[PDB]
Context: bound to proteins that are not shown
RNA sequence: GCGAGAGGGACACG
DNA sequence: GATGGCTATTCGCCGTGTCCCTCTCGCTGGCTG
DNA sequence: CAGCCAG
DNA sequence: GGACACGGCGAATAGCCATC
Repeated sequence: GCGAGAGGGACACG
RNA backbone atom coordinates (compact mmCIF):
# COMPACT_ATOMS: atom_id res chain seq x y z
C1' G A 1 0.00 0.00 0.00
C1' C A 2 -3.33 2.51 -5.92
C1' G A 3 -4.40 0.90 -11.23
C1' A A 4 -4.33 -2.74 -15.32
C1' G A 5 -3.96 -7.71 -16.86
C1' A A 6 -4.16 -13.13 -16.10
C1' G A 7 -5.79 -17.49 -13.56
C1' G A 8 -9.08 -19.53 -9.86
C1' G A 9 -13.10 -20.76 -5.96
C1' A A 10 -18.49 -20.40 -4.28
C1' C A 11 -23.37 -19.50 -6.21
C1' A A 12 -32.00 -23.41 -7.53
C1' C A 13 -32.05 -28.24 -13.13
C1' G A 14 -39.36 -28.97 -11.68
C1' DG B 1 -41.96 27.98 -52.88
C1' DA B 2 -41.59 27.64 -47.13
C1' DT B 3 -43.65 26.75 -42.44
C1' DG B 4 -46.70 23.03 -40.30
C1' DG B 5 -46.69 19.20 -39.22
C1' DC B 6 -46.82 13.56 -38.98
C1' DT B 7 -44.32 9.26 -39.24
C1' DA B 8 -39.70 7.03 -39.71
C1' DT B 9 -34.78 6.57 -39.19
C1' DT B 10 -30.19 7.59 -37.17
C1' DC B 11 -27.62 8.02 -33.29
C1' DG B 12 -26.08 8.94 -28.90
C1' DC B 13 -26.48 7.44 -23.89
C1' DC B 14 -27.36 4.30 -20.09
C1' DG B 15 -27.32 -0.27 -17.85
C1' DT B 16 -25.53 -5.08 -18.04
C1' DG B 17 -24.94 -9.66 -9.61
C1' DT B 18 -22.13 -10.68 -4.98
C1' DC B 19 -17.90 -12.24 -2.15
C1' DC B 20 -13.02 -14.15 -1.99
C1' DC B 21 -7.73 -16.25 -3.22
C1' DT B 22 -3.25 -16.16 -6.09
C1' DC B 23 0.22 -14.11 -9.58
C1' DT B 24 2.62 -10.29 -12.50
C1' DC B 25 3.65 -5.54 -14.26
C1' DG B 26 3.07 -0.22 -14.04
C1' DC B 27 4.95 6.33 -20.28
C1' DT B 28 8.46 8.74 -23.07
C1' DG B 29 11.89 12.54 -24.42
C1' DG B 30 15.93 16.67 -24.24
C1' DC B 31 20.35 19.58 -22.34
C1' DT B 32 24.51 18.83 -21.31
C1' DG B 33 29.58 17.60 -19.72
C1' DC C 1 25.12 8.32 -22.35
C1' DA C 2 22.05 9.67 -17.14
C1' DG C 3 20.73 13.63 -13.34
C1' DC C 4 17.68 16.60 -13.61
C1' DC C 5 14.63 18.41 -16.05
C1' DA C 6 9.80 17.86 -18.40
C1' DG C 7 5.90 16.64 -22.67
C1' DG D 1 -3.07 5.66 -36.69
C1' DG D 2 -9.42 3.25 -35.35
C1' DA D 3 -12.34 -3.85 -34.42
C1' DC D 4 -17.57 -9.34 -33.23
C1' DA D 5 -22.41 -6.66 -27.68
C1' DC D 6 -27.60 -6.09 -26.92
C1' DG D 7 -31.66 -3.82 -25.68
C1' DG D 8 -34.25 0.08 -24.49
C1' DC D 9 -35.02 5.18 -24.14
C1' DG D 10 -34.99 9.76 -25.77
C1' DA D 11 -33.71 13.69 -29.04
C1' DA D 12 -32.61 15.29 -33.66
C1' DT D 13 -33.36 15.11 -37.94
C1' DA D 14 -35.39 13.03 -43.19
C1' DG D 15 -38.82 12.33 -46.01
C1' DC D 16 -43.69 13.21 -47.40
C1' DC D 17 -48.62 15.53 -47.60
C1' DA D 18 -51.09 20.24 -46.66
C1' DT D 19 -51.86 25.10 -47.05
C1' DC D 20 -50.95 30.32 -48.10
This is an experimental structure of RNA, together with DNA, with 74 nucleotides shown. The sample was in a buffer at pH 8. The structure was determined by electron microscopy at 3.4 angstrom resolution and released in 2025. The entry is indexed under RNA polymerase, transcription, promoter escape, De novo, Transcription-DNA-RNA complex. The 2025 paper behind the entry is "Structural Insights into De Novo Promoter Escape by Mycobacterium tuberculosis RNA Polymerase". Among the 5 different proteins in the entry, which are not shown, are DNA-directed RNA polymerase subunit alpha, DNA-directed RNA polymerase subunit beta, DNA-directed RNA polymerase subunit beta' and DNA-directed RNA polymerase subunit omega. Entry title: De novo backtracked transcription elongation complex of Mycobacterium tuberculosis RNA polymerase on a linear DNA fragment (TEC-Backtracked).